[PDB]
Context: bound to proteins that are not shown
RNA sequence: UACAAGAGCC
RNA sequence: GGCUCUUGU
Numbered sequence: 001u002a003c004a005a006g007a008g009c010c
Numbered sequence: 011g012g013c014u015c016u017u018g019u
Stems, first nucleotide, its partner, number of pairs: 003018006
Other pairs, nucleotide, nucleotide, family: 006007cHS
C1' cells in the first nucleotide's frame, strides 16, 4: 500500500 | 510489532 471495523496469529 | 481473513460504504 482507497479507507474503515476487529478476532487472534504463534 | 507481526498477518488474514470477513463485512462494508
This is an experimental structure of RNA from Homo sapiens, with 19 nucleotides shown. The PDB entry is titled "Cryo-EM Structure of hAGO2D669A-siRNA-target (12-nt)". Protein in the same entry: Protein argonaute-2. The work is reported in "Mechanistic insights into RNA cleavage by human Argonaute2-siRNA complex" (Li et al., Cell Res., 2025). It was solved by cryo-EM to 3.2 angstroms. The source organism's lineage runs through Eukaryota, Metazoa, Primates, Hominidae and Homo.